[PDB]
RNA sequence: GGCCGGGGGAACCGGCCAGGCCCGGAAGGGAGCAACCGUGCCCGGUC
Numbered sequence: 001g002g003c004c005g006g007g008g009g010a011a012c013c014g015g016c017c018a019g020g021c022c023c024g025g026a027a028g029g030g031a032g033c034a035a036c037c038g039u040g041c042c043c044g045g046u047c
Base pairs, nucleotide, nucleotide: 004044005043007041014037015036021030022029023028
Other pairs, nucleotide, nucleotide, family: 003045cWW006042cWW008009cHS008040tHS009039tWW018033tWH019032tHS024027tHS
C1' cells in the first nucleotide's frame, strides 16, 4: 500500500452521550467523565 479477525489504550481536547454538573419556572438547551464506537493499537492473511 485496497479488506475480516485475537486482543486494543484514563488525561494532547472525536460518534452516540446515561449519570449526574450548570443557565432558564417547566420548556428545552450548555459543557462533558465512563460507556459502548471506532481512531488508533500490535501480529495473520485478504477464495
Solved structure of RNA (7S RNA) from Sulfolobus solfataricus, 47 nucleotides shown. Entry title: Crystal structure of the complete core of archaeal SRP and implications for inter-domain communication. The structure was determined by X-ray crystallography at 4.1 angstroms resolution and released in 2003. Crystals were grown from: Ammonium sulphate, sodium chloride, sodium acetate, pH 4.5, VAPOR DIFFUSION, HANGING DROP, temperature 291K. The organism belongs to Saccharolobus, within Archaea.